[PDB]
Formats: sequence, structure tokens, C1' cells
RNA sequence: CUGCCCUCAUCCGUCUCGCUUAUUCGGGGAGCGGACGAUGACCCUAGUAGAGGGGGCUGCGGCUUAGGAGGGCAG
Repeated sequence: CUGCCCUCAUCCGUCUCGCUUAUUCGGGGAGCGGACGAUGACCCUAGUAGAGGGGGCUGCGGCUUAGGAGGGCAG
């Protein structure tokens, strides 16, 4: 780098987890960060590289792409 999923959604429950906070600090109270879980949906096709269908969003013109950041997995 791309796909999917999760978190910031002033979300929830679980966590011998991490940090901060209380007249600037500890196994409790609270907030956040991480994992898990509202594609209600993905599947299929033919000539399996790739391409298309409803499907992604749209100023309808379309393109068929990509979409703020962090973690896990796959190549």
C1' cells in the first nucleotide's frame, strides 16, 4: 500500500489491560485508548487476468471509485 471489522457514536457490558484525574498522581469512582458485536445483504455469473449485475455515492452527467485518524487479520 488495498479489503474487511472495531473504536472517537458526551457508546454500552467484559478485561490479574494502559493512561489521567481528585485543593497539578496507584488493584475503587469516573473519562478516554485497544479487542469483541445494527454490509437489515451479500451472492452469483459467463470466456476464473480482470469484468459485470441489484449494489457505493452522486449536481443524473456518471464513474465502478475512493472516501478523517488508530488497532487486528489477509496478500
An RNA structure (uPsi RNA), in which 75 nucleotides are resolved. The 2007 paper behind the entry is "Solution Structure of the Rous Sarcoma Virus Nucleocapsid Protein: muPsi RNA Packaging Signal Complex". Ions in the entry include zinc. It comes from the structure "Solution Structure of the Rous Sarcoma Virus Nucleocapsid Protein:uPsi RNA Packaging Signal Complex". It was solved by solution-state NMR. The entry is indexed under Protein-RNA complex, VIRAL PROTEIN-RNA COMPLEX.